[PDB]
Context: bound to proteins that are not shown
RNA sequence: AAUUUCUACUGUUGUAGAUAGAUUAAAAGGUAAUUCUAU
DNA sequence: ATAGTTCATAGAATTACCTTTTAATCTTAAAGGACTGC
DNA sequence: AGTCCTTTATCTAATTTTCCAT
DNA sequence: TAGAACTATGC
Numbered sequence: 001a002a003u004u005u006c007u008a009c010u011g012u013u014g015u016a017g018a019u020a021g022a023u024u025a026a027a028a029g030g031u032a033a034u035u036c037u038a039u
Numbered sequence: 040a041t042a043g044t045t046c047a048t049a050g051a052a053t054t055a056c057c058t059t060t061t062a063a064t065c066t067t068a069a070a071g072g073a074c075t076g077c
Numbered sequence: 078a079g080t081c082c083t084t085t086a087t088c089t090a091a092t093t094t095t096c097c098a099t
Numbered sequence: 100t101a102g103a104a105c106t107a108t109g110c
Base pairs, nucleotide, nucleotide: 005018006017007016008015009014020066021065022064023063024062025061026060027059028058029057030056031055032054033053034052035051036050037049038048039047041107042106043105044104045103067086068085069084070083071082072081073080074079075078
């Protein structure tokens, strides 16, 4: 290294457990770069 | 021989990229607008 | 009547952050 | 972040 999908795995064409989707919006945070400042 | 401290740190902005969290609609069959056909 | 494609009808209840802290 | 580094004490 099989998955509706995900994480481990073989746990043998799959084993365990989990699993609310589709659409839309917004806010917040992270990290760069850049301009200043204060310690 | 060990600790302690520091790799500067921290406040206001702007742009860009990323992520996370919250908050909304729906999870419907049947009336209604049209047009057609009998 | 049939078909396709779009628009409609409109209950109910409780909530609205509480403060706790080597 | 971390591990490392330079200090900073004390023995």